[PDB]
RNA sequence: GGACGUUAAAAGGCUUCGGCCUACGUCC
Numbered sequence: 001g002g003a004c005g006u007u008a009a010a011a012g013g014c015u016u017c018g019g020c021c022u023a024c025g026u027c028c
Base pairs, nucleotide, nucleotide: 001028002027003026004025005024012021013020014019
C1' cells in the first nucleotide's frame, strides 16, 4: 500500500437525544 474472512467485550458509551464512535486473523 492492496485483498479476504470468523468470532467476542461497548446488547456499552457520549450528546444540544437530532446524531456519532470502538475490535481480530491471514496473505503478498
The depositors describe the entry as "RNA Bulge Loop that Specifically Binds Metal Ions".
Solved structure of RNA, 28 nucleotides shown.
On the sample the depositors note: Transcription of RNA using T7 polymerase.
The entry is an ensemble of 10 models.
Primary citation: Gu et al., J Phys Chem Lett (2016), "NMR Structures and Dynamics in a Prohead RNA Loop that Binds Metal Ions".
Released in 2016, the model rests on solution-state NMR data.